[PDB]
Context: one part of a larger RNA, bound to proteins that are not shown
RNA sequence: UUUAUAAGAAUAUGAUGUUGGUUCAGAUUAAGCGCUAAAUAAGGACAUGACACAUGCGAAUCAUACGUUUAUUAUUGAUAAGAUAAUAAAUAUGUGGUGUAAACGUGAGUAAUUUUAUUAGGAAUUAAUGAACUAUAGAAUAAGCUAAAUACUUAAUAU
RNA sequence: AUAAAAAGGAUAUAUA
RNA sequence: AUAUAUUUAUCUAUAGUCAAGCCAAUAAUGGUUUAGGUAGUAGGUUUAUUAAGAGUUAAACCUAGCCAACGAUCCAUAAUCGAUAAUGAAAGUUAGAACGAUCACGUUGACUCUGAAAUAUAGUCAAUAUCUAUAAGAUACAGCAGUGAGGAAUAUUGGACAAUGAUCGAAAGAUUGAUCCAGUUACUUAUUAGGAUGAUAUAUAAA
RNA sequence: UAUAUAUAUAUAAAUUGAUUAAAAAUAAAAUCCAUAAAUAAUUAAAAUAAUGAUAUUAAUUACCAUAUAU
RNA sequence: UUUUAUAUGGAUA
RNA sequence: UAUUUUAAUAGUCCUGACUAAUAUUUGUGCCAGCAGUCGCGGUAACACAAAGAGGGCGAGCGUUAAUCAUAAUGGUUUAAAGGAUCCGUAGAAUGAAUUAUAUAUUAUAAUUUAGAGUUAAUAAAAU
RNA sequence: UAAUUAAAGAAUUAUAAUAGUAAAGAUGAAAUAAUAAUAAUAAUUAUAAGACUAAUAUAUGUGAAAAUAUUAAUUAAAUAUUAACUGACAUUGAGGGAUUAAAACUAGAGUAGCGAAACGGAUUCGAUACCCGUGUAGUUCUAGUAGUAAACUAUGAAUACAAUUAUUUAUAAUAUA
RNA sequence: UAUAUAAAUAAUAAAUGAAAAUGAAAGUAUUCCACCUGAAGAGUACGUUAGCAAUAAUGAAACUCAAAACAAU
Repeated sequence: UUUAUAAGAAUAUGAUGUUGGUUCAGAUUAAGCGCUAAAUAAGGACAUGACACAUGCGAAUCAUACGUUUAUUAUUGAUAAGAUAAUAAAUAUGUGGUGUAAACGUGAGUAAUUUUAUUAGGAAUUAAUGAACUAUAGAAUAAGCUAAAUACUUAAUAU
Repeated sequence: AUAAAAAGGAUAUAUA
Repeated sequence: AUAUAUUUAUCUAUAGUCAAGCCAAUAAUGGUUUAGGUAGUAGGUUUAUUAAGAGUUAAACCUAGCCAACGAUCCAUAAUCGAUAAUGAAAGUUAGAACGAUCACGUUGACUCUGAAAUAUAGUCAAUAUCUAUAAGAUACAGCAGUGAGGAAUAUUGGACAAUGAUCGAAAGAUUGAUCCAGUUACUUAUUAGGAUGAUAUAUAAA
Repeated sequence: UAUAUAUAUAUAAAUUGAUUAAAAAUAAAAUCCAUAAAUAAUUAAAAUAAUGAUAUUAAUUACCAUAUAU
Repeated sequence: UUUUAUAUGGAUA
Repeated sequence: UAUUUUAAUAGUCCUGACUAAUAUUUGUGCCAGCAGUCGCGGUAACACAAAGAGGGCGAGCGUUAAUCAUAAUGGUUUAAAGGAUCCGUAGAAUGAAUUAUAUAUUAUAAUUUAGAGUUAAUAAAAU
Repeated sequence: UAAUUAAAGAAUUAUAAUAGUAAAGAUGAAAUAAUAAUAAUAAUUAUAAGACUAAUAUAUGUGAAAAUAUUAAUUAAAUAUUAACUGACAUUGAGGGAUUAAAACUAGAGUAGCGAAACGGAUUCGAUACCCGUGUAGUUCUAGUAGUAAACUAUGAAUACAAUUAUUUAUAAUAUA
Repeated sequence: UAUAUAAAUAAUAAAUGAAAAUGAAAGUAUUCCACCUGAAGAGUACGUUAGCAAUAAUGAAACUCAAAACAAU
C1' cells in the first nucleotide's frame, strides 16, 4: 500500500416551438419566533457593545534556607539574673527560594515588504545558548554587607 | 587557550 | 569545632531528550470609477550591530534601479486551517460554533529590565473610566459564577479535588472556577413512551 | 358416559353522518398477558496502599445462598 | 452460555 | 395455598395545480380575508373562516434568516451578446516535414520544402 | 483605386438687347412674394458666375472599412503562369496606432440651386405639421477639431475538408477550329 | 470551337437550426482575439480622460415585477 451513483415541476402565448428569469420538490443550521411538550443517555449553549462591572472566588508553597516565639529537663547568679544543650511545639505581618514566557478566555487588530499552510527543501556550514529531566566524570573556597543565611558584592583555580 | 562557578540543611566518631 | 558515612541541595564539562533564530519556492477577498507607484526605494559597497542574514536597524558609500493592465501603489472587509461540520454523483461551494493545529491580544499606545526566548496580563510614563488610603495610590472579569446594557437570541454568584494533570515540599502533605461532576435550555442526536383479542345484550324439554 | 359439533329460533338496543361502493369504525369500551410502579438486596464499577463530588448510581426475586444444573 | 427445579429458616384461623 | 401489586393517553401543518389528501355541509359574497408561484372571494367558493372525513411529520410541527444542490454535457443573422475597419506589440496563445539524441510531446543539431515571402521574364488590365 | 494637376459637359439663376402681348406660376383646389410706366411669363441672342456630372451602368469591378463610375496627365501600389531564390520567416492579436459617411465646430475665401430655423400663404375645430412663397445656418473649396451611424451581409479573422447543376470570367488545345 | 483548370454569382442534396433559413457556411473540425448572462432603472447618475463646442470613451446602485423576447401557425 484499499470502496460509489448525474431524474425534474409550475409559470409565456388564442395555441405551438424556442430564448429567459422567478419560484418550487431534497438535505442542513452556532439559529430565532408561534403552538406544543413523558422519562432517560450523550453532544452544545451572547453569533450583538474587544460595552461597562456590584459581590465571592480562579496561585500558592517550603518551619529540613536564614531569622524570631513558648513548655519540661538538666553545667545556673549561694538568687531569682541571663545563657548553654536536649525533647515537644509556635511564626509564611521579618530576610530567602520555586511557581503566573504556561493554562484559560478572546478575536480587536492582521490581505502577507514583519502572517499561516506545504516541502524526501536551505546556510549564514547557527549563541560557550539549558530552559530541566536523563548517562558519566569531576568540584563544595577566601573576604566582606545584612540580625543571619542556600540573600547580595569582590576575589583563586577547573573544558 | 577564557576576565570562564558553587551552598548548605538532619547520625556517629571528637571539648577540661 | 571538625575528620567519615546516609540523606537530600549547590557548580562545571561531554552527549541524549525536549526545544530554539533566520531563509527559499507555491497559495491565500473585493475595488483600476485607485494608473502610475517606490527615494533605503533597486543594486553594489564598506564598518558598526545579534550566535547567525540581507537596506534589518546606524552610518557612510557608489550605480541608477526596482514594482506595474497575468493589476503595482493605494482603499475597504476579514483572525487562517484539517484526517472538523453542511451540502452534491463529482470537480467544487459554504462555515471556521463544537474537536484539534497556527497566529494576535488580555482597558489603548510606546519604551526598559530580567532571559537562551518578553515591547510580558511584569515594570515606566502617558490616554480614558471608576474607587479610598488624597498617595512614586489602587483597579480595568476577553479565568469561573454572576449584574446592568446591546440584542430575535445564548445558562449555575452549584459539588469535589474522588479521577487525569499542574505548582510548592525530602517527605508528611498543602493549592488548584485546570479538571471531573451536577443545575438551567427539547439547541442537536439516540432510546424507550403496550400489545394480543375485540362490533351488542337477554330467553329456549334430565320431568 | 363408549366424542357432540354449521347450534337454531327469537325479543330488544343501536352515538355523528348517510340510504350505499359514505364513512367516522377495531376506532371505543370489554377480556388476556405483560412493566424500570412505594417496595427488595447490589453493597458492582469508575481507585486503590487508601481516599467517591457524581449518589436516593444496574439486574433476579415478591424472602435470600452454598447446592445436586457449567 | 443453563426463569431454573430439592414446600431446607422465621411468620401463614 | 396465596392473601399485596401498580402502570404508560400528542402536538403541529395541509387537502385547486406544482404536491400526498373525493364523503360531503354551513357562513361570507371583489367585503372579510388567504398566498412560495400560477392565482382564489361579485349570493354560484374543492383555495377566505368553519363542521365531518382525509394526507404528511411527530416530541416535535410550522414559520423567518441562511448554506449546498437543483443546466452552460453554453451562446452572439432573426431572441441577451462581433469591436466601424485594418496595421500590428506582449501573449506565462497557437502554428510545417524527415533523421539522430532527450531533461518528457518538450528541447537541441543537421536536413527538406508543402505554409509564408523576394527578384526576373511572359501575359493580360487601366481601376 | 489614392493624392495632386490641368480640361469638358447642359442645366439652373441674374443680367442687357431686341421683338411681341396681358397675363403667368403654384396648386387636389386656392392665396401671399411675381406682372402692361420696354411692358412680366412663353422666344432668340449675348455675358456671367457657383454647384453637379445623362446615357454606358450592373457599384460589375476596385478599396481594410468609410467610399468609388465627366476628361486627360504625374506619382503610389494590384492579377496569373511558369524560372530561380529564401527557408516556417506563419495565424490571431490584449493594450496601442491609423483611417473613419451625414450632421456638428474654429479660421479664410464662395454662396447659383437646394434648404434646419424665422416670417407669411393655405388646410383645419384647432394645424406649433403634411402643401405654397421669401429664405438664415448649412450644402462648396482650402486649413484644421471630433471619432459616431440600421458604420448591416444585423453574420471577426485564419487554416484543412464535404455532393450536384447552370451561366459568365481569365488563362491552358483535341486540332478541321 | 469541341477540349482543362481554377474565380464569382444563382438553385439545391447532406449537415445544422427554435424555425425562417444557411449551404463553401449559419456544415465537419482546429488556434486565437471582442462580447452575453431577465426586464426596468440605464448607456442613466458620480468620478475620470479628451475636445474651443456639440459631444465621445469608461460606467454604478436603490426602489419595482414575474415578467420580457424570437421563428412559425